Primary citation: Valentin Gese and Hallberg, Embo J. (2024), "Structural basis of 3'-tRNA maturation by the human mitochondrial RNase Z complex". An RNA structure (mt-tRNA-His-CCA) with a sequence from Homo sapiens, in which 67 nucleotides are resolved. The entry also contains 3-hydroxyacyl-CoA dehydrogenase type-2 and tRNA methyltransferase 10 homolog C, not shown here. Rfam match: tRNA. It is annotated as a transfer RNA. About the family: Transfer RNA (tRNA) molecules are approximately 80 nucleotides in length. A reference for the family is Lowe and Eddy (1997), "tRNAscan-SE: a program for improved detection of transfer RNA genes in genomic sequence", Nucleic Acids Res. Method: electron microscopy, resolution 1.9 A. The entry became public in 2024. Entry title: Human mitochondrial RNase Z with tRNA-His-CCA, SDR5C1/TRMT10C focus. The entry is indexed under RNAseZ, ELAC2, mitochondria, tRNA, RNA BINDING PROTEIN.

Context: bound to proteins that are not shown
C1' cells in the first nucleotide's frame, strides 16, 4: 500500500 | 447456540453429579436495510505479501 482476517474465561457450532 | 468455566449462598449422611441466585455484548466506532452475524464506510489491531509512480 494491498489482501484476507479479530469470539474479551476457552472451544465448538453456525 | 450449546458445552466446558467463573462469582456468591450451601455443616452437604456421600448423585453437592446438587439446589437457590449473580455474570451473559463473536474487535470498536457510525449507518443502511422489513430485518440479517447481510452489505457499505472509517478507526485499532492481527497475519501474510509489497515497500513508492
Nucleotide at each position: 500500500u494491498a489482501a484476507a482476517u479479530a469470539u474479551a474465561g476457552u472451544u465448538u457450532a453456525a | 447456540a450449546a458445552a466446558c468455566a467463573u462469582c456468591a449462598g450451601a455443616u452437604u449422611g456421600u448423585g453437592a453429579a446438587u439446589c437457590u441466585g449473580a455474570c451473559a455484548a463473536c474487535a470498536g466506532a457510525g449507518g443502511c436495510u422489513u430485518a440479517c452475524g447481510a452489505c457499505c464506510c472509517c478507526u485499532u489491531a492481527u497475519u501474510u505479501a509489497c515497500c513508492c509512480c